[PDB]
RNA backbone atom coordinates (compact mmCIF):
# COMPACT_ATOMS: atom_id res chain seq x y z
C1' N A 1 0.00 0.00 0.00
C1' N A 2 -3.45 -4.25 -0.93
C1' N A 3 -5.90 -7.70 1.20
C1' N A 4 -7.78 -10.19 6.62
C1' N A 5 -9.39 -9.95 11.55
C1' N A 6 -10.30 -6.62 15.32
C1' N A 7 -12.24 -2.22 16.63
C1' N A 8 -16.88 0.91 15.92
C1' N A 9 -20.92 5.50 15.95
C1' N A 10 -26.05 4.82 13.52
C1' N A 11 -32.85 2.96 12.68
C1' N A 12 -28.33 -0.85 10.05
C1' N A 13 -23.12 -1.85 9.33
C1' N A 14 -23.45 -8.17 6.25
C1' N A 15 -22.58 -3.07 0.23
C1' N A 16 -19.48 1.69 -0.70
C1' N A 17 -18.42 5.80 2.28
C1' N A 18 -16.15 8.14 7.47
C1' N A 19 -18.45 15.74 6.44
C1' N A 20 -17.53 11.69 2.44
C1' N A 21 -20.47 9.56 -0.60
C1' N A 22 -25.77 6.54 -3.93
C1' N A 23 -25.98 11.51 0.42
C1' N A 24 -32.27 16.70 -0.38
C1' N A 25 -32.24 9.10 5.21
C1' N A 26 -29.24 7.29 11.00
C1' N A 27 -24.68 8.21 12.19
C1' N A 28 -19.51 11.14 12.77
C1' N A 29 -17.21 5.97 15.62
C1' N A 30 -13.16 3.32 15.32
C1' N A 31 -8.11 3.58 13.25
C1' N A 32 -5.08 -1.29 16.40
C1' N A 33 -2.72 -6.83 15.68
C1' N A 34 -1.47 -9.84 11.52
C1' N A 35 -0.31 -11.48 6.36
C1' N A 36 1.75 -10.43 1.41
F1 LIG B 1 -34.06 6.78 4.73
C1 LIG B 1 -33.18 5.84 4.36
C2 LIG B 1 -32.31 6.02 3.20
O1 LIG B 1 -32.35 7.11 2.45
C3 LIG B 1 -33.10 4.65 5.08
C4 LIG B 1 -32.18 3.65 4.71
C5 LIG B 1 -31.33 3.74 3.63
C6 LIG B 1 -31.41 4.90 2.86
F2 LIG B 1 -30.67 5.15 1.79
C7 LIG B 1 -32.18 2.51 5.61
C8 LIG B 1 -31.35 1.35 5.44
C9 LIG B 1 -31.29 0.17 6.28
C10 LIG B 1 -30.01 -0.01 4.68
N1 LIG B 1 -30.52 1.22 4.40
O2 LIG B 1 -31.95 -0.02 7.35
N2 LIG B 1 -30.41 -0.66 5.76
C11 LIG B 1 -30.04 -2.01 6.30
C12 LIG B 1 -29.00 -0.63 3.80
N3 LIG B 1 -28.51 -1.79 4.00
O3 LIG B 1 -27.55 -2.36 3.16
RNA sequence: GGCGCGAGGAAGGAGGUCUGAGGAGGUCACUGCGCC